[PDB]
Context: bound to proteins that are not shown
RNA sequence: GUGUAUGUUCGAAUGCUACAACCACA
RNA sequence: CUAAAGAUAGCGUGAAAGCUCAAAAA
Numbered sequence: 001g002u003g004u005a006u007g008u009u010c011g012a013a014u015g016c017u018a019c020a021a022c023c024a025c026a
Numbered sequence: 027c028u029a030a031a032g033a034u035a036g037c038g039u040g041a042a043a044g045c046u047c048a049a050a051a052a
Stems, first nucleotide, its partner, number of pairs: 001025001003023001006020003032047001035046003
Other pairs, nucleotide, nucleotide, family: 002024cWW003004cHS004033cWH009017cWW013017tHS013018tWS015034cSS016037cWH021033tWS029050cSS030049cSS031048cWS034035cHS038043tHS039041tHS
């Protein structure tokens, strides 16, 4: 660099409000 | 070119975008 704006919370939460997990690329 | 790349360590945005660091190469 890439599945991915991962799941829940949230009018939303896109690595970066807050928790869960923290796997994945011949 | 090779190889490496945190479900993210520091920035940044109302949200995005964008820069750096970690890692690898030299």
This is an experimental structure of RNA (LSU-14; LSU-15) from Toxoplasma gondii, with 52 nucleotides shown.
Among the 75 different proteins in the entry, which are not shown, are RRM domain-containing protein, mL130 and mL53.
Released in 2025, the model rests on cryo-EM data to a resolution of 2.2 A.
The reconstruction used 375,745 particles.
Shikha et al. published it in Nat Commun in 2025: "Numerous rRNA molecules form the apicomplexan mitoribosome via repurposed protein and RNA elements".
The organism belongs to Toxoplasma, within Eukaryota.